[PDB]
RNA sequence: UGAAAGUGUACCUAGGGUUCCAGCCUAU
RNA sequence: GUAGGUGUUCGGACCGAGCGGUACAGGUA
RNA sequence: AUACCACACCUUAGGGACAAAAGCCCGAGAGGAUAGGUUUCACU
Numbered sequence: 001u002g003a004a005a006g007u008g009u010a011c012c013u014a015g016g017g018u019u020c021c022a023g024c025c026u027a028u
Numbered sequence: 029g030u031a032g033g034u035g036u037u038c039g040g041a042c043c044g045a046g047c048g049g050u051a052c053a054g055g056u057a
Numbered sequence: 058a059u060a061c062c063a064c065a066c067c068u069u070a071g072g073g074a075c076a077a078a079a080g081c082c083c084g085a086g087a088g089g090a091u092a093g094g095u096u097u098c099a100c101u
Base pairs, nucleotide, nucleotide: 001099002098003097004096005095007053008052009051010050011049012048015043016042020040021039022037023034024033025032026031027030054062055061056060066089067088068087069086071083072082073081
């Protein structure tokens, strides 16, 4: 200088949306 | 009793890093 | 049993799932710069 490697799972964070919840608005 | 809308809703829960944090496994002498 | 497992810059699309999105998952994303830094293998 080149070639190939640079791991997996889990629990968190930056972030993310809106199935379920609740928020806020509307009608009862 | 419910029904519609709102993700410009500092929420519960959820998805969540190769280049962010840990532990565990795994790998190198 | 004691080490070490480094680095990963700037711009930026595309596709995919769950309800939906994303620093999630996917192909080899694409292009810029050659800055960066590890272990193995090859030549000066």